[PDB]
Context: one part of a larger RNA, bound to proteins that are not shown
RNA sequence: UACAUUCCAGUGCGGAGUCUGGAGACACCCAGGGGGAAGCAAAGACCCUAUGGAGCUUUACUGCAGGCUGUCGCUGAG
RNA sequence: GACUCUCACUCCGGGAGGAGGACACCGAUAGCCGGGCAGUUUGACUGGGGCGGUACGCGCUCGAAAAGAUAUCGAGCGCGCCCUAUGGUCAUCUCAGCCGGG
RNA sequence: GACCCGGCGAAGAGUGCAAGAGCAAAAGAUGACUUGACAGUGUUCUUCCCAACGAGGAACGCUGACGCGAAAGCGUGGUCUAGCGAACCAAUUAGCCUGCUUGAUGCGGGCAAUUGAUGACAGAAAAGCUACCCUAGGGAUAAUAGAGUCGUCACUCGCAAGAGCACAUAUCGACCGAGUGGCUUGCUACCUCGAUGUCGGUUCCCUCCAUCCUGCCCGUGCAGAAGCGGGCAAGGGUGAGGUUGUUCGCCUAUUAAAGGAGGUCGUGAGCUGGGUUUAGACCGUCGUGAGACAGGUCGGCUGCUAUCUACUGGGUGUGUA
RNA sequence: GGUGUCUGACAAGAACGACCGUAUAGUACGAGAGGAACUACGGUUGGUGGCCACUGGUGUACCGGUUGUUCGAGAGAGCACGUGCCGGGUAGCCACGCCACACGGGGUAAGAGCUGAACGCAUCUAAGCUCGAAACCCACUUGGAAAAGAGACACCGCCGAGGUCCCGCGUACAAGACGCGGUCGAUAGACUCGGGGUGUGCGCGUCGAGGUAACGAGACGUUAAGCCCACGAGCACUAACAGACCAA
Numbered sequence: 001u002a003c004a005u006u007c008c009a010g011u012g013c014g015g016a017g018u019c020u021g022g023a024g025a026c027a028c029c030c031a032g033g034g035g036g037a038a039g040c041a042a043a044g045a046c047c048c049u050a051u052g053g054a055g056c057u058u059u060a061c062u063g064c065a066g067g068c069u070g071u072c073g074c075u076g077a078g
Numbered sequence: 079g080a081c082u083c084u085c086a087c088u089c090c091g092g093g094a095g096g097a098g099g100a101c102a103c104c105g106a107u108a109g110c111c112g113g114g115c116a117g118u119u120u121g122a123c124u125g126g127g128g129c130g131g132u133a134c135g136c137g138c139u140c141g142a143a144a145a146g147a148u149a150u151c152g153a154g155c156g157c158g159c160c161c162u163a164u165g166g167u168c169a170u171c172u173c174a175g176c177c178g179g180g
Numbered sequence: 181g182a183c184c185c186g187g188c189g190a191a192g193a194g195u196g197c198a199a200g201a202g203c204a205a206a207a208g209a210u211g212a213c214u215u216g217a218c219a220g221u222g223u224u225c226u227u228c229c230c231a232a233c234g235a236g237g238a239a240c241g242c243u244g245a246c247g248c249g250a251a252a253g254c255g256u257g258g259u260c261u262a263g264c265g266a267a268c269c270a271a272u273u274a275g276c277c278u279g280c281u282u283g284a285u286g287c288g289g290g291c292a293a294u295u296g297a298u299g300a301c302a303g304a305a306a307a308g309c310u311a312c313c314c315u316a317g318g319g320a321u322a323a324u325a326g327a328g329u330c331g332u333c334a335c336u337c338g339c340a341a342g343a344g345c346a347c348a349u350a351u352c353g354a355c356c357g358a359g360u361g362g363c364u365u366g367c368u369a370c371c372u373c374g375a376u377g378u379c380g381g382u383u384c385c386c387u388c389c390a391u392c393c394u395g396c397c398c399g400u401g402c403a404g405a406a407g408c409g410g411g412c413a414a415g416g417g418u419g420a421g422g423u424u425g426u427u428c429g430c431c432u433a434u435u436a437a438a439g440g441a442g443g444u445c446g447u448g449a450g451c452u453g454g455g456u457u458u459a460g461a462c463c464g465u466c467g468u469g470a471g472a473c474a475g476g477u478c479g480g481c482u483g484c485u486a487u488c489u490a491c492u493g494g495g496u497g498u499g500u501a
Numbered sequence: 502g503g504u505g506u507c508u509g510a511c512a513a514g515a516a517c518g519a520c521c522g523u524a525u526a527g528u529a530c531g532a533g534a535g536g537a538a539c540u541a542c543g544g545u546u547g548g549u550g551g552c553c554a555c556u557g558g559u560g561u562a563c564c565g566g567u568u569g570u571u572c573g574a575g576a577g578a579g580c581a582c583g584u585g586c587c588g589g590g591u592a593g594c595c596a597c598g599c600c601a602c603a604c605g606g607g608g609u610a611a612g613a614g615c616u617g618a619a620c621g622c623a624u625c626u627a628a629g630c631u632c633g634a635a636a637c638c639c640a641c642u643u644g645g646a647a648a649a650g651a652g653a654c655a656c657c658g659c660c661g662a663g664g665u666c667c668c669g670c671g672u673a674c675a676a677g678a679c680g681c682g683g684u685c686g687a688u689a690g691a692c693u694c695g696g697g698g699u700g701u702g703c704g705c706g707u708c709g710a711g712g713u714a715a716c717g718a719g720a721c722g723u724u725a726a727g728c729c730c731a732c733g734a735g736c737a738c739u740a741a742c743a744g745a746c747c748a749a
Base pairs, nucleotide, nucleotide: 002018003017006023007022008021009020010019026497027496028495029494030493031492032491035489036488037487039484040483047318048317049316050315052314053313054310055309056308057307060118061117062116063115064114066111067110068109069108070107071106072105073104076083077082078081087098088097089096090095121134122132123131130151135157136156137155138154139153140152158301159196160258161257165214166213167212168211169210170209171208173192175188176187177186178185179184180183194203195202197263199261200260201259218244219243220242221241222240223239224238225237226236246255247254248253269296270295271294272293273292275291276290277289278288279287326370327368328367329366331365333361334360335359336358337357338356342352343351378455379454380452381451382450384446385443386442387441388440389439392417393416394415395412396411397410398409399408400407420432421431422430460478461477462476463475464473465472466471502657503656504655505654506653507652511644512643513642514641517547518546519545520544521543522542523541524540530535548602549601550600551599552598556596557595558594559593563589564588565587566586567585568581569580570579571578572577591731605639606638607637612632613631614630615629663747664746665745666744667683668682669681670680671679688740689739690738692735693734694733695732696730697729698728699727704723705722706721707720708719711716
C1' cells in the first nucleotide's frame, strides 16, 4: 500500500484481521462507551555511534586583546 | 651613576601667566602576567556506554581438533633489559644427588 | 654441609631472565689467549601460513681484515624463540658532488651512514561540563515491555540422618539427590530507536491453583471443646481503616476468611499524576571550575471529531416460501 | 398469503454464597475445668432481580412568607442566572424504603465399604456393586425459527384474510421499533365532581400602640378561605374526520 465478517490456538525477525489448523460468520443501517488495529499525531528528548554542531569551564593545546616593564624615536642645554 | 636646567612636548589659567618637562603622551619593539576573547583537541578496544582493565608493540605453554592456519575482557606467565665477559677460540675436564674412608 | 680419596651416577646439574626446547671427550666447568659484539655487499625465510605490505629479526653466502687452533675448523655476540621505531630536523663519521656571468673567501645545498621518539608501539603537537542543548543515524547498542535462559526466586518430589520422654514418618526435619513453574533477580541482545507513553493507585472484565474461608474427607502426640498435618475441590467469598507516592511491609479494630498469581509487571485514543526522570532553587558530598551525584528537598503540562475490527443495545432487507 | 399460539437446537447465570442466634443442652464427652452434633427453627450479611402501599430524597409543577428595586400608592406584577432568598410540597423518578431468590434428584472426586479373582487364603478393584463434595449434570430464571434438516399447531384468506398510510394517544420510545383506541368509541382536551398541595385571598367591618387630626405596623371576622394539580370519575361538548394504498 492492498485486501478486510472475525474468534481461539499455533507458527513466524521472539508482540498476526491477511500464514496453518479449527471454530464462528446472511447483507445493510442507527446510537454507544472506546477492547484491538503493538490506533492517529512527531525521521526518540533517553542510550550509544559520527575522526557531527554549539553554549560553558579550566593550572587542556595554540593564539589574540589588555595591563605591567626595558629599549628606540619625538628629545633639547649644563 | 647621580643631578641641574628650559626650548620641544603635557596640563592649569580668560589672560598675563602657573605647574610639569625631556619625563609623560604618542609611534616601535622586547620580557612578564593574561579563558577578558578566538580557534580547536580531549583516540581506539569493550557481551551498550562509563568506571575498571589493555586481550593497543612483542615472547613461551595450553586452548588448537597429531601438517599449516585459527577467536573471546580464554587459562598459566613473561619482554621494553643485563653482560668487555656473562662475547670469541683453544686446552684441560665432567655435572646434580647418594654411598663408603679421613 | 669446609677440603681430601674411592665407588655409583646419560644428565635429575649447569647454561643471565618467562615458558617450551637444545646441549656431556659439550652448548656445561676450569684455565689461558682473544676482541667476529669487525667493515662492505648480498641470497633466502620471517615479520604478513596460504597471499600483497614497512621497520625489525633470523638462517645462509661472498669481499676485505682479523682471533684462536697442529689442522680440519670455529667466530656475521650471548644455545633457540622476547629486549623494539617512519618522514622531516639536528648532531656525528669519511670521501666526494654542488650554490644563478666570473675569481677568491665566508656561509649554504647533496650522495652514504650512526645516534636522538613517536609504548595509541606501520608514528596528530591536544582537557573537561551541558538537565539550556542541537543534528545525522542505529534496535548495528543500553533503559521499558516482549522473547530465550533459570544460576536466583517460588513450589514439588526422592532418600531419611536426627527429635519427637519410647517411638523417622502425629509432628518437625539436616545432608545429598531429581524436578516443575515462569511470580523475583540476574544473564542475553532476537524484536521495536521515521517512539508499542512510566511506577503506584483507581475503575471494569476474564482466568490460574501451588486453597486463606466455605463443602466432603484421612491421620492425630484424635475424650470433649479447641487444634495440628494431609486429601478432593476454583461454586462463592476473601472486606474497612492509621503511617508511607509507594509495590512491599508495619500497625488497629472487625471477620467464616480477611489466599496468592496471570491477562503488554491487564487496564493513561479510561481516570489520577503523589514517585522516577527536562528546563527554576536549596542542602550535604565531590570538583580549581563549568558542573556532578543510582543523596535529600520545594516547584514544575497529560493532544485527537472512530475509517476498520470488537462488544452493548436499536432498526431495515433478503432467505426459509 | 395471513393472524394467533407454541416448540427448543443451542446460549447465559452464583442466582445464590456465608454467618449469628434458639431448641437439641449445660446434654454426649470429661475427675473437674470445660463442653459438642444430627435435626427444626428465627434473623443478619454479601450478591441478584423487581417494585413505590410505607419511610426517605427530589420535585427551578404548585402554594405561602419575605428582602432590594421598577411599574405613583393599593391591588397585581418583572428582575436579583437561568427558583432573589426562606417555608411546605403532589405526581413521577428513586434508596436510605418494600417484595422475591429451594428442596430434591442423577453421576462423580477424595474417601468409606460390599461381593470378588488373579494368588485355594487375604484383598474396596482387576470384571461387578453400594455410597459419597459448596464442585458436575438436571431442577429454576433469561434468550432463542437464520437451528440452511431455516421448525410445529389451529383458524382465516388467495379478490380478498390481513397489512401499511392516516387520525386520537401511551403500559413504549434517541431515529426506527413497540402497544392501545378510532363513533358499533371514553383515545386526548374542555367542563363538573372526586382525590390531592398550600395554609386563610381581594374588599369591607371591628380592634389597634399612639397622634388634635392626618395617619397607623399589626390583630380578629368574613374565610377548612383564596390559589394550584403531571391523578381518578362522570361527561361525546370539541378532536379520533375524510380517505388513500399494498396484498397470495
Shown are 749 nucleotides from a PDB entry: RNA (23S ribosomal RNA, nucleotides 2059 to 2914) from Haloarcula marismortui. Released in 2008, the model rests on X-ray crystallography data to a resolution of 2.7 angstroms. Lineage of the source: Archaea > Methanobacteriati > Methanobacteriota > Haloarculaceae > Haloarcula. Blaha et al. published it in J.Mol.Biol. in 2008: "Mutations outside the anisomycin-binding site can make ribosomes drug-resistant". Rfam match: Archaeal large subunit ribosomal RNA. The family has 91 seed sequences and 2,955 matches in Rfam 15.1. On this family, see Yusupov et al., Science 2001: "Crystal structure of the ribosome at 5.5 A resolution". Gene Ontology terms of the family: ribosome and structural constituent of ribosome. The depositors describe the entry as "Structure of Anisomycin resistant 50S Ribosomal Subunit: 23S rRNA mutation C2487U".